[PDB]
Context: one part of a larger RNA
RNA sequence: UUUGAAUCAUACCUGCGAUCAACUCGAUGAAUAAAGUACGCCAGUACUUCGAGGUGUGUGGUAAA
RNA sequence: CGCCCAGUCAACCAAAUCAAGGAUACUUCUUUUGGAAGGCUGCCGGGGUUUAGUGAUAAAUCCCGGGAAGACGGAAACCGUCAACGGAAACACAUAUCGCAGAAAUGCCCGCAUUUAAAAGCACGGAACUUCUGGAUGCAGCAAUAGACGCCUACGGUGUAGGAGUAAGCCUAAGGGGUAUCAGUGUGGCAACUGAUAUGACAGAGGUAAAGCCAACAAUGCAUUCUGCCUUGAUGACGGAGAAAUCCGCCUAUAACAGAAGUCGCCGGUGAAAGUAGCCAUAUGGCAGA
RNA sequence: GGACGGUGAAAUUUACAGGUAGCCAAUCCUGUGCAGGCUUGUGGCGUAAGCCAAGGGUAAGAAGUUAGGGGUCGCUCCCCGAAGCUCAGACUUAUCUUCCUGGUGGCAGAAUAUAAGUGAAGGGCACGGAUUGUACGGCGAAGGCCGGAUCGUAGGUAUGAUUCAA
Numbered sequence: 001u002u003u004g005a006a007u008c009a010u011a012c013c014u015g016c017g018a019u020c021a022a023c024u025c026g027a028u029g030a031a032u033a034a035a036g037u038a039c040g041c042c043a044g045u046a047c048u049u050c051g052a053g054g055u056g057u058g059u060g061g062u063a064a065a
Numbered sequence: 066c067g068c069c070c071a072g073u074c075a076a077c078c079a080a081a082u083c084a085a086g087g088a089u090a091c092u093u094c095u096u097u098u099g100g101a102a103g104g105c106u107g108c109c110g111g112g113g114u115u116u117a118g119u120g121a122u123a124a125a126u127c128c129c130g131g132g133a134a135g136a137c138g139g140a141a142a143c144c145g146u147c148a149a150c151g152g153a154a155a156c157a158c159a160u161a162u163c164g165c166a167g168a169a170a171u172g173c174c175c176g177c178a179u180u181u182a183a184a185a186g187c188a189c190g191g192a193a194c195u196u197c198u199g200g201a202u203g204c205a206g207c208a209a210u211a212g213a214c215g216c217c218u219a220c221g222g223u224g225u226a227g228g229a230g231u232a233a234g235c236c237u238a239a240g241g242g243g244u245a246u247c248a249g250u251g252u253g254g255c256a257a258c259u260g261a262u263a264u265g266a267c268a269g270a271g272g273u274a275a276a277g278c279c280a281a282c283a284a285u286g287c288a289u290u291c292u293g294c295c296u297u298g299a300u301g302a303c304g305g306a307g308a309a310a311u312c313c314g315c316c317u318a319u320a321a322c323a324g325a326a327g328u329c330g331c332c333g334g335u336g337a338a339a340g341u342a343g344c345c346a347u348a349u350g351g352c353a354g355a
Numbered sequence: 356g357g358a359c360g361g362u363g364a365a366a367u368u369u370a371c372a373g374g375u376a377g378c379c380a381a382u383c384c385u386g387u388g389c390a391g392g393c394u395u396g397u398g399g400c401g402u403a404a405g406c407c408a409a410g411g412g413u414a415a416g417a418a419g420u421u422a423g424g425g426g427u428c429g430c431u432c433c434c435c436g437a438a439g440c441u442c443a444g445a446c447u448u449a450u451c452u453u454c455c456u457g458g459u460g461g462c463a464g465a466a467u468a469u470a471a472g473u474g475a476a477g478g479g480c481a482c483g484g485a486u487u488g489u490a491c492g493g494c495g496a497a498g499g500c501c502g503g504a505u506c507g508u509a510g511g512u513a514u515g516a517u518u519c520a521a
Base pairs, nucleotide, nucleotide: 001521003520004519005518006517007516008515009514011512012511013510014509015508016507017506018505019504020503023053024052025051026050027049035048036047037046038045039044054163055161056160057159058158059157060156068152069151070107071106072105073104074103077100078099079098080097081096084093085092086091108131109130110129111128112127113126114125115124116123117122132150135147136146137145138144139143164489165488166487171481172480173479174478175477177474178473179472180471181470182469186462187461188335189333190332191331194327195326196325197324198323199322200290201289202288203287204286205285216228217227218226219225220224234273235272236271237270241267243264245262246261247260248259249258292353293352294351295350301316303314304313305312306311336368337367343362344361345360370387371386372385373384374383389457390456391455392454393396397408398407399406400405409453410452411451414448415447416446418441419440423435424434425433426432491502492501493500494499
Other pairs, nucleotide, nucleotide, family: 010513cWW021028tWH022025cHH022051tHH024120cSS028033cSS029490tSS030490tHS031490tWH034049tWS053121tSS062155tWS063064cHS063154tWH067153cWW072134tSS076101tHS082095cWW083094cWW085283cSS087090tHS088209tWH089208tWH093284tWS106149tWS118120tHS118121tHS133149tHS134148tHS140195cWS141327cWS142194cWS142328cWH162164cHS167484tWS167486tHS168484tHS169483tHS170482cWW176475cWW183459tWS183465tWS184464tHS184469tSS185463cWW192330cWW200321tWS206284tHS208236cSS209272tWS210274cWW211233tWS212232tHS213231tWS215229cWW238269cWW239268cWW240265tHS242265tHS242266cWW244263cWH250257tWW251256tHS252254tHS264266cHS265267tHS291324cWH296348cWH297318tWH298320tHS299317tWH302315cWW307309tHS307310tHS318320cSS318348tWS338366tHS339365tHH340341cHS340363tWS341364tWH342363tHS369466tWW375380tWH388458cWH393394tHS394396cSS412449cWW413449cWW417444cWH420439cWS421438tWS422436tHS423437tHS427429tHS459465tWH460464tWH465468cSS475476cSS
C1' cells in the first nucleotide's frame, strides 16, 4: 500500500414436490384396514374410526342445599 | 344460594359531647370515639417470564384492561378519582371435531326509497326542570295514674273512724327460672350435662307525684305547598267610637307561599305585524301562559 | 262615537306588497323601497345645454263624507265649517322615478341541499354460530383446482472466529 487461499457454527425468503380423520400425541389410511364390541368361544356376520391425553360443559364430592 | 378470611355498608350498643323537652324514670337531637349482629363483595378477559410436559396445556409469578361491593369529590341531566378482589382445596364420572367454513338473529356504517321540516349551527329568550334559603300547614318529637281482701288502735251489737302497710291491675327497664334453637359433650341411640342466642308467656326489681281533663307550647326531623303582569283589598289583623247591635279608619293576597342560583335536554324567524286586535274594566280577581 | 287603563296575541312576513305557476313560490312575474354601479335610463327634438309628451309611486288638497258655529217664531230647514275616514276615478303640485344588479330569520348559513322519522331491498364491517357440513378449509358430478400447515428440495443471502503469503 493492496491481491490470493482454507475451515467451523446459525437464520430469513421465493419457485417445485410430497403429506394431511381431534384441541394434542400416536395408530389405521376412505374399508376386504387398525383397534374393539355384540352374537356363550373359534370362525363367520353385524356395528363403531381407534388408543392415550388436554380444555369446556354437565352431574356429584369437598359442603349445609 | 356451604365454611373461614379479607374488603365494604351496618342495625344496634357503650363512653364522651351539643342542644331541646318531660312531674320524674326518662325522651329527642349534634359531633366524635370504640365495639358489633347482619347484609353485600371477593368477578371477567389479555400478555410476559419461569417451571413441568413430546405436545395440547397446566402451575407459579408479574403486568395490563374491564367490572366492582363501596367511598369521595363537584352539582347536574352527569363526570372524575380511589377501591379488596383470597384460602382450606386436592377429586370422580358423563359429554362435546372444541378446529375450519357457515345460515338465521343483532349492532354499526353505507346506498336506495319515502315522509316531515325555511335544515344544521351560534347567541338570546321561553315552557319547564333541578338545587338551595326562608315561611305556612300536617304528622312525629307521649310512662303508668292503682288500692280489693286482710292487720292494728279506738269507739260501737248488725259497724264506723283513724293508722301502718299493701295484693292485683297498669308503666319502665332488665333477665332469674323454664321453654325453643344451635354448638360442644355424651350415648349403643336418646337423654342428661356444659355453653351461646330467642323468649320473657312464669317469677322478681323499681315506680304508679300531681283531684284531674281537654287544648296549646320546644330544639329537631319528615311530608305537602310558589307561572308572569296589573289591581283590589276581606270572613284576617290593628287602632278608634259605642251601653250593645254595630260603625269608622288603616293594613295585608305571607289571605300560603316568597326568593335565589343554575348546567344539559326540550321549544322558538327572537325582527316586524304591534303594545295592534281580542278580552276585561279591577278580588266573584282581570288578562296571558301551562 | 270619543278618551283612558290593564293584559296581550296570532295569522302573515325570505327587503315591502300584489299576482301567477291546477293546488303548491325563498325560487316565476309585476309594482314599491333601499344600497351599489354604469352605457344616466320611457317616446320626440335639435351643434347642444335643455324642454315637451307618456307611465308609475308617495303626500296637501276634488267625488263619496262628517264633528262644531250661525241664521230663524222656530226647525227635523239651510249655509258656514276648526276635530276627522275610503276610493275603481279625476286635477294641481311637491318634485320622486322609468337602465342593470343585489337584499334569507337576532347573527351567520343551506335550501336539488341539510337534519330527523319510517321502510326493505341491497352492500360493507363487527358479533354470534351445537340450525349445518367437514378424513385441513373453499370450489368442483368426478378427475382435479385454489388457499392453509408441516416436511423435503433448487437455491438467493446474512453473522461470528483463525492462519499463510506481497
Shown are 521 nucleotides from a PDB entry: RNA from Firmicutes bacterium CAG:227. Method: electron microscopy, resolution 2.93 angstrom. The entry became public in 2025. The sample was in a buffer at pH 7.5. The work is reported in "Cryo-EM structure of a natural RNA nanocage" (Ling et al., Nature, 2025). An Rfam search finds the family "ROOL RNA" in it. The depositors describe the entry as "ROOLfirm-octamer-wild type".